[PDB]
RNA sequence: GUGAAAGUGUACCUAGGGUUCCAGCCUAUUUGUAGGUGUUCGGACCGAGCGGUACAGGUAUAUU
RNA sequence: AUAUACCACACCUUAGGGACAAAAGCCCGGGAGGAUAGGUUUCA
Numbered sequence: 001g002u003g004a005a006a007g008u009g010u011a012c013c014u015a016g017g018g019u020u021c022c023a024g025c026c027u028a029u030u031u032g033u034a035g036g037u038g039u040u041c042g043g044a045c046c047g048a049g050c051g052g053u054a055c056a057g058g059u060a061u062a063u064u
Numbered sequence: 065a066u067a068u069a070c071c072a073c074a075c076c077u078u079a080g081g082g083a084c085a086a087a088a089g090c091c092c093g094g095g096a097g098g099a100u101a102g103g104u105u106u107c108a
Stems, first nucleotide, its partner, number of pairs: 003107004008056006016046002021043002023040001024037005057071006073094001075098004080092003
Other pairs, nucleotide, nucleotide, family: 002108cWW007072cWS014048tWH015047tHS015089tWS016088cSS016089tHS017087cSS018044cWW018085cWS018086cSS019021cHS019038tWW022038tWH029032tWS038042cWH046088tWS049074tSS063066cWW072103cSS073102cSS079093tWH083088tWH
């Protein structure tokens, strides 16, 4: 070039994600907390084959 | 072992299933439907 199969891994992240815990907001309050709410610009959390980094890995050539 | 080059491309739609409280560009899965070489190595 017509089919076919493939097209490395881990980690830290980002878009993106929801709601177990914390916080918020709401409601009740026996003021101890209870329940709701993720369409809540939060702490933490999961997170890219086609997004970013690194380290690992594979091939190549030259040193060795 | 040391050093230097390599490791390409990948458009739109997408049920379904799965995890962990739960969801997703996460995993099944570059699975499927469409579109036709966009650039890779291998086999017929």
Solved structure of RNA (PRPP riboswitch) with a sequence from Thermoanaerobacter mathranii, 108 nucleotides shown. It holds a match to the Rfam family "Guanidine-I riboswitch aptamer". The entry also models barium, magnesium and potassium ions. Bound small molecules: 1-O-pyrophosphono-5-O-phosphono-alpha-D-ribofuranose (PRP). It comes from the structure "PRPP riboswitch from T. mathranii bound to PRPP". Keywords: Riboswitch, PRPP, ykkC, RNA.